RNA sequence: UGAACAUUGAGCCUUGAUGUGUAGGAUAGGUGGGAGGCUUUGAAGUGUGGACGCCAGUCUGCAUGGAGCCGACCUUGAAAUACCACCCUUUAAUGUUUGAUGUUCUAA
Numbered sequence: 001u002g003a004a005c006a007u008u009g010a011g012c013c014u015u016g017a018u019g020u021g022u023a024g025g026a027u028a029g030g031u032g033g034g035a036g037g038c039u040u041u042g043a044a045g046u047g048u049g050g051a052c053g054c055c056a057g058u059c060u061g062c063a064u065g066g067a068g069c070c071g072a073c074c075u076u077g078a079a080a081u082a083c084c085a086c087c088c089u090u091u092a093a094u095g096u097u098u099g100a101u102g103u104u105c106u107a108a
Base pairs, nucleotide, nucleotide: 002105003104004103005102006101007100008099009098010097011096012095014093016091017090019088026081031085032084045064046063049060050059051058052057
Other pairs, nucleotide, nucleotide, family: 015092cWW018089cWH019029cSS021078tHH022079cWW023028tWH023076cSS024074tWS024080tWS025072tWS027059cWS028077tWS030085cWW030086cWS034082tHS035073tHS036071cWW036082tWS037039cWS039068tHS042065tWS044065tHS047062cWW048062cWW051057cWW057072cHS067068tWS071081cWS075080tWH076080tWH077079tHS106107cSS
């Protein structure tokens, strides 16, 4: 009675992508808002990684793509999905906060 750098739990999160029971083509932890997208580099189509691979499939980040959207403007169920809040999580990078050790320093 202190500073950087390095590792690593745990605390608030902040910001992205799912939340798969049975049935549901698939990506329904729940809750509420809600026939909504009609743009012309932009989803889709042709291909990829991840999601399921459990029923033709599409989804969702990105390259080609100026081809006018899609929960299949289905539908099953107790609830219906896009998308927006958000329970909370599975998970990642930032802001961090804290506790451990490690490392180097001097200036107590």

An RNA structure (23S ribosomal RNA) from Escherichia coli, in which 108 nucleotides are resolved. The structure was determined by electron microscopy at 9.5 angstroms resolution and released in 2013. Among the 6 different proteins in the entry, which are not shown, are 50S ribosomal protein L29, Protein translocase subunit SecY and 50S ribosomal protein L23. Park et al. published it in Nature in 2013: "Structure of the SecY channel during initiation of protein translocation". Entry title: Structure of a non-translocating SecY protein channel with the 70S ribosome. It holds a match to the Rfam family "Bacterial large subunit ribosomal RNA". On this family, see Yusupov et al., Science 2001: "Crystal structure of the ribosome at 5.5 A resolution". Its family is annotated with structural constituent of ribosome and ribosome in the Gene Ontology.